């Protein structure tokens, strides 16, 4: 650091 | 659903 068909009393835009 | 912030964890490298 960068992705996650990974999580969370969840958060935020918008068809 | 998605797209985006934010921790936390796996992965690659």
């Nucleotide at each position: 650091u960068c992705u996650g068909a990974c999580g969370g009393u969840a958060c935020g835009u918008u068809u | 659903a998605a797209c985006g912030g934010g921790c936390g964890c796996a992965g690659a490298a």
The RNA has 28 modelled nucleotides. It comes from the structure "CRYSTAL STRUCTURE OF THE RRE HIGH AFFINITY SITE". Method: X-ray crystallography, resolution 1.6 A. The entry became public in 2000. Primary citation: Ippolito and Steitz, J.Mol.Biol. (2000), "The structure of the HIV-1 RRE high affinity rev binding site at 1.6 A resolution".